[PDB]
An RNA structure with a sequence from Human immunodeficiency virus 1, in which 29 nucleotides are resolved.
Taxonomically the source falls in Lentivirus humimdef1 (Viruses, Riboviria, Pararnavirae, Revtraviricetes).
It comes from the structure "The FARFAR-NMR Ensemble of 29-mer HIV-1 Trans-activation Response Element RNA (N=20)".
It was solved by solution NMR.
Primary citation: Shi et al., Nat Commun (2020), "Rapid and accurate determination of atomistic RNA dynamic ensemble models using NMR and structure prediction".
RNA sequence: GGCAGAUCUGAGCCUGGGAGCUCUCUGCC
Numbered sequence: 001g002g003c004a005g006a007u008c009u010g011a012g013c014c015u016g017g018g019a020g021c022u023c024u025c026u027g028c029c
Stems, first nucleotide, its partner, number of pairs: 001029006010023004
Other pairs, nucleotide, nucleotide, family: 014019tWW015018tWH
């Protein structure tokens, strides 16, 4: 750097929602 999940009912922001972006912890590449 990328992907997945939330240990606690993960949090916030944008579009009516989905989608999307940022932040915190764990795992994988």